Context: bound to proteins that are not shown
RNA sequence: GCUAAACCUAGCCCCAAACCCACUCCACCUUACUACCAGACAACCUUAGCCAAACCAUUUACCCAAAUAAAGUAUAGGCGAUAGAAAUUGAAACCUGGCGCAAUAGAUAUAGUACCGCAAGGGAAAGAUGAAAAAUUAUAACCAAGCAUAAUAUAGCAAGGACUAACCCCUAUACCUUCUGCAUAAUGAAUUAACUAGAAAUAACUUUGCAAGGAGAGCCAAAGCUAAGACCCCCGAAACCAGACGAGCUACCUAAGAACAGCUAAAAGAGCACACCCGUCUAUGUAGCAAAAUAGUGGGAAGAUUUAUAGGUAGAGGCGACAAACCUACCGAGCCUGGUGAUAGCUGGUUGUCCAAGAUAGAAUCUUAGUUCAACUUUAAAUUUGCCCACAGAACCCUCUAAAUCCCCUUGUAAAUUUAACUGUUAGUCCAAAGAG
RNA sequence: GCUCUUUGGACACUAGGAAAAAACCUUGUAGAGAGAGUAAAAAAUUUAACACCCAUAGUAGGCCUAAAAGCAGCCACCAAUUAAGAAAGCGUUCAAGCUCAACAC
RNA sequence: AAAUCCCAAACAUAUAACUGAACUCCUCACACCCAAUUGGACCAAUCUAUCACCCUAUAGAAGAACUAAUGUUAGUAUAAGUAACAUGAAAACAUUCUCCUCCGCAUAAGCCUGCGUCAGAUUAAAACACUGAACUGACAAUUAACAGCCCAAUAUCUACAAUCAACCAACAAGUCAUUAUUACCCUCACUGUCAACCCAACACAGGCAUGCUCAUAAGGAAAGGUUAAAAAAAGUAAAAGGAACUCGGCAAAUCUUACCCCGCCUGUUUACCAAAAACAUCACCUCUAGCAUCACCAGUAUUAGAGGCACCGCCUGC
RNA sequence: UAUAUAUAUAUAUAUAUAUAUAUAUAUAUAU
RNA sequence: UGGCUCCACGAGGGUUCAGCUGUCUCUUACUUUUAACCAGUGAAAUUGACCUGCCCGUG
RNA sequence: AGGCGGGCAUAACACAGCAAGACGAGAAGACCCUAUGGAGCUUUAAUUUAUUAAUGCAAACAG
RNA sequence: AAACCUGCAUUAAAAAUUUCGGUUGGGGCGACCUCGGAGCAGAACCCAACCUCCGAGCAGUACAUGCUAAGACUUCACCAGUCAAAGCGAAC
RNA sequence: ACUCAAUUGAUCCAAUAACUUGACCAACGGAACAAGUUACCCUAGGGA
RNA sequence: CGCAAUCCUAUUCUAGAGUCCAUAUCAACAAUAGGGUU
RNA sequence: UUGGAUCAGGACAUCCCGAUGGUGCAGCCGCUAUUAAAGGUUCGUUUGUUCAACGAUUAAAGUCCUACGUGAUCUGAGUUCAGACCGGAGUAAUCCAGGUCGGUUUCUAUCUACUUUCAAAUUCCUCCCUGUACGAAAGGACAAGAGAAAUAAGGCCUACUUCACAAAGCGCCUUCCCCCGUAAAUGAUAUCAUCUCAACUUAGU
RNA sequence: AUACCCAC
RNA sequence: CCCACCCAAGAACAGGGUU
Repeated sequence: GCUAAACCUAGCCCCAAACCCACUCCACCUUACUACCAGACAACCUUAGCCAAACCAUUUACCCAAAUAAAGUAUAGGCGAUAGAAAUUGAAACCUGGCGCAAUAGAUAUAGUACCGCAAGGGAAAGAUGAAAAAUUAUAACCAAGCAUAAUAUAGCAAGGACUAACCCCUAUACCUUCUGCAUAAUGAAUUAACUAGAAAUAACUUUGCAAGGAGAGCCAAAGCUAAGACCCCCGAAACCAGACGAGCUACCUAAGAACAGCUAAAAGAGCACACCCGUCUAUGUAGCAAAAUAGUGGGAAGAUUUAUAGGUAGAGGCGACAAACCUACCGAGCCUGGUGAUAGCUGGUUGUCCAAGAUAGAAUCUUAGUUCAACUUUAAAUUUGCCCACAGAACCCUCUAAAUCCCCUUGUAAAUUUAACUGUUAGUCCAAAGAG
Repeated sequence: GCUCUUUGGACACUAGGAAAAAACCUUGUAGAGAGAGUAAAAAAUUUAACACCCAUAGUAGGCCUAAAAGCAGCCACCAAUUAAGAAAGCGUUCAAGCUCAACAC
Repeated sequence: AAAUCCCAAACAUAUAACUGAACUCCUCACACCCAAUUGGACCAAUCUAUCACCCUAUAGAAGAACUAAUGUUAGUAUAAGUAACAUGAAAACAUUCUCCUCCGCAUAAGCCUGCGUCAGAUUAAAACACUGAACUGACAAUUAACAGCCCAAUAUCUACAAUCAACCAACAAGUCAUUAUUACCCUCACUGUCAACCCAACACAGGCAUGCUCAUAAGGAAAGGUUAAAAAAAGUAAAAGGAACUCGGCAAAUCUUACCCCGCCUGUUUACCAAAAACAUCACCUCUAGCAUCACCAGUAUUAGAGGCACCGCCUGC
Repeated sequence: UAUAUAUAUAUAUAUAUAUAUAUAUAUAUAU
Repeated sequence: UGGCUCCACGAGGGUUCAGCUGUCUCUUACUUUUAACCAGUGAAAUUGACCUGCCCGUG
Repeated sequence: AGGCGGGCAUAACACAGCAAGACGAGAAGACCCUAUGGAGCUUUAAUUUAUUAAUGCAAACAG
Repeated sequence: AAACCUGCAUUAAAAAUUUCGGUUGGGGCGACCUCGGAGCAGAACCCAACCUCCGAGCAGUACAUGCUAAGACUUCACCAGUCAAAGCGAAC
Repeated sequence: ACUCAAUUGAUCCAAUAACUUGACCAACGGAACAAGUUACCCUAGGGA
Repeated sequence: CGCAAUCCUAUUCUAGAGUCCAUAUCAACAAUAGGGUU
Repeated sequence: UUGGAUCAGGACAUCCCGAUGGUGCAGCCGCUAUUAAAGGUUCGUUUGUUCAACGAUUAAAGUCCUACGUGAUCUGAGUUCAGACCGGAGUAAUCCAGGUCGGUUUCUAUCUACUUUCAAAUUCCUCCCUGUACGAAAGGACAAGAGAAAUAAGGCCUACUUCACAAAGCGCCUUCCCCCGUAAAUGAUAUCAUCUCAACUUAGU
Repeated sequence: AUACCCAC
Repeated sequence: CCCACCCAAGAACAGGGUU
């Protein structure tokens, strides 16, 4: 000061209660919305699969009609991942609500409309004055990014220390993530606004209540029981299965049609050569005129030719003079919807401040890009020794007769062991020394 | 020797110095100050030498060699002299002529 | 010993000390410099209970916090006022002139009013506009003889192509016919008719059947204005030579001959990088089948299906 | 099936396969 | 059952005689397009921020 | 190595070319390796005959 | 007698689900994967993976090679594995 | 508490009245039982 | 990457052999530097 | 990975052009050694993983680095593919560093750097010297001079030609210094000698 | 060393 | 000098001439 920014309603979500709509006249199964002629034409048939089992092949929860308890018990099961009853016991119930959303939220919805697709199908965005607009002299100021007012003067991650003074002087190798280690020329970011990503109480810990009992039937109990607090993310494949939709492009076929000048020739799947079909080579074009074109030059052009119309074969398939070609501009197996928030030991991400503790023995593994145990690390609690180390002590066959290690009173010191609860790290790099295959 | 096992240190933690610097040296427990003492921290090195002077003799030492005598070759290599190789090099077909080695300077 | 260009500047001679950290001391205060992980102290905004009443307190609860996911939506920058786009000339806007035509007219199919009239704050069609207009509002229109929309019943007929159809010649064997009887005498309704148009996201250099015109009697405009730099595209002309260029006579010019390899030949294929030596193909060969009423087939071993190779000819297996 | 002979046939020899009979052997038939 | 050949044909793979020519020796001139300036309309890939030098060394 | 160290260079700025560098995102492709990730094809990979066909037994009739 | 249908068995045909264990870098060809010993860490223990090599996946003697039970070791976890006083019962 | 350096293999499952027994599970911490090829290949990633 | 045997050669010493003529040397055994084979 | 086109930058471990020493029996020529990067280092054929075989010339037809130096300048082969054949492997799918045919990398310049180094020219051949010195002959130069040619750089249109108020080559014009490796005087250390990392002279020093 | 540019 | 015009000068700009 321009573009802009703010502006609360439309309505929507979860419940309780209660069982909901469907002929004004005319048309609507044929090519739906088409006033008016002889037919036979009819439905019933286990879901599969993804996924889990770290593969996968038997297997893997899916309302089946009473809340609670029995009980995650009996049982089932590559007896494993996991699945899982019953007898028995029995429970109240007064819709007129909300520690729900307020236009990127809440239904997708202003609307299944515009638009996209042949079809099944997919599927949006937005609005904002005022009591009065029959007051438009009105809905004033300031505010993201982007510009203008107002371009620039040696030199450098653009800042800091400063300075009288903007620069001049000195110092300073952008952020996140991944690797041992990156400024690295490894990944991501033009910028702004909004949206976007840690869900669970088995055990233990803290604080209450009662106490050999606790609890508002069931359960637990050799100080326990009851109640509360506090821990477990987001996005992304190629795929698989079920049910619909596609042969107006193209592959092939069926019905009935159409076109092929001129010349030579001969009754030619003959030659030259237009219309026409195709596309060998070159150049232009490469977000182009074109998600495959243009100019020239080329093969065929009375035939196994080209072509208009209608119909047929549909994906565990069709069709194919087999190019693994084509099946509506990505077909080693179409497209759409659903199982589906498929799965991903992989990649990427993972949002306020401050403090503290905090590192590299190993084993198993269809294992090396992971996981489990151990080791280390953290917190809370109980107890007493922990570390450094004086003698003495630890093999012979073996003289690298090594440097040294283990054990260990004093002394120096303040740690160590045990109990309860988990996380996270263990693909490392280099330097000094001893070593081998 | 790229390969790895062990012992220790450093890095994935601060700061200063070696040129920039993950591993080399110094140094850690956190702030402000326009105070101070120190830690590690400054590279050295430069390498190759020649005379002034004089030279007579037993012989041309002998073998083979035309002859080859110190210097074409071979065998020993003495010895007069105050001091000189029976010859270390040039030059001659060979001799003849020259420097060094020698007392002296 | 090597390749872009050496690399601080320099200095033998004034008494060994000095400079130098976040180490240590000094004044004051001290929880306030590690990854993954673990423990703790606080805490913005929101809703609720209860206070408070220029915006807060104590508690409960949660869609509770964004410098980063080629994150989603929306706004605006950079490349950049860049690539790119367009209207033949004069004129009284009556008209005339120059150039092109491989296009034009009609039907079929497709679309559905889409450059007809009036008015418009208009103003965006890849620019333009006052009549401005292929945009908005209103009004008007395409009139059937052309075409679509047909037909009483039961039985019974239908061997001999077309090609100037006469010659001749064929094979692939073809595109057009009724009668007997019964019933029957009302008649011109309905619909299509416009356009600069369809399929390609576009006013797209593409795709698009048929009849005439075989160059037009119909239909259109390659240049917004200027200058004539580079590089780039197309065309034309060129002294002498004529492939010496190049993987290659690729392109352009001329209208030349012969050979080798592969496949008999015409033809078909990777729509969108391979048109081939690949596939198919007559001919030849192998296997299977003795038979009715949706294919094979209204067929029958000289036939049909499934294959290999690829005519003809010779040798050879038996 | 192989060989020899006469004009695809016939004869002979040798062999194998299968069957039958008699005591592993012997005989008969068919190819 | 196996092996060869024959005429014709080919946008098939190599080669050859002659001609031909800017393919080249060695390029040049012209026209159109493009281009540059003026006027109208007006994209895209890309973009951490940049106040964006050279030599040597290091990484 | 434009950003680090040592030297050198250096008023600001517009237009037309150039393609040596900005591993020019530029330009995508190619090569190995991993996944107890897929898919197509083949088979004397493992597990089946659910299906079809042909047999046999049973069932049912006739005989 | 036969044919059709149904159930149960045997053959094929045509099919359906799933999979590619690691090491040795070529790639084939082979070999390797468990346990013991040597070169392998010199003196408590452990420690060189890949590698080079030799072996083992047995045998033999008893038949109390019966039964229970203090305290200990351990291949770096677990699973496993090892020694053993006393006692009962046997043998001398 | 037999000599020997190693000389051995878990769960489930199967046989058995019981005691006991069964794995070149040798890929030897062992899935009850599954091969090739892909230049037609695809996806999520790491490198030279 | 190393250790050895062997065979060869680039450069050095010479036990021995001859060498004289304006006319030569080779070279055992070694020494290091490299190439093959087992 | 590897060639070609265009443009090339740098090093010397120098192919030629330049000086100098040794060196061969006189010249002609030869070998060796030092110093020297200012300048140059050709055209073709069959091929074509760039190296194999070469032909004719020249003074020479040098070795390398520059990410084949260079592909937002272009292009061939392989890395190799999607189609296919022959030989071989495999039951098959399919495979083979084996032999062969065919086969699409696109880009509008944002930044750095640069866009007239304001000009010293190189090399052969021929003639004189000269058939000279030299040499027995064979042969055969010096040094200074003159001409002609080619290339490179910079210009030009009077003729020729491509063409026409002009541009251009196939046409014409001009082109100017050293290079220091060492060869030599006098002279102590080391009373000789000695070119001198001694003081000094001279030769392009 | 010399050559070319040396107004505004 | 520099509006404008021409140019052997030139992409634009700039430059030379206009007696």

Shown are 1423 nucleotides from a PDB entry: RNA (16S rRNA + pre-H68-71 segment) from Homo sapiens. The structure was determined by electron microscopy at 3.03 angstroms resolution and released in 2023. The PDB entry is titled "human mitoribosomal large subunit assembly intermediate 1 with GTPBP10-GTPBP7". The reconstruction used 31,656 particles. NCBI's taxonomy places the organism under Eukaryota, Metazoa, Tetrapoda, Primates, Homo. Among the 56 different proteins in the entry, which are not shown, are Large ribosomal subunit protein mL43, 5-methylcytosine rRNA methyltransferase NSUN4 and MIEF1 upstream open reading frame protein. The work is reported in "Structural insights into the role of GTPBP10 in the RNA maturation of the mitoribosome" (Nguyen et al., Nat Commun, 2023). Rfam match: Bacterial large subunit ribosomal RNA. A reference for the family is Yusupov et al. (2001), "Crystal structure of the ribosome at 5.5 A resolution", Science. Its Rfam clan is "LSU clan".